[PDB]
Context: bound to proteins that are not shown
């Protein structure tokens, strides 16, 4: 020094959505 | 209603990796 696009996996946060449950 | 709390969907955001 090490380009652009594209698809995945991993992990980690978040912004809720639904959903369930206690308490009030 | 209220906040608890989990709980699966995804979403979104960055990191790491591969592949084309």
């Nucleotide at each position: 020094c090490c380009c652009c696009a594209u698809a995945a996996c991993u992990u980690a946060a978040u912004c809720u959505c639904a959903c369930a449950u206690a308490g009030c | 209603g209220c906040u608890a709390u989990g709980u699966g969907a995804g979403a979104u955001u960055a990191a790491g990796u591969u592949a084309u």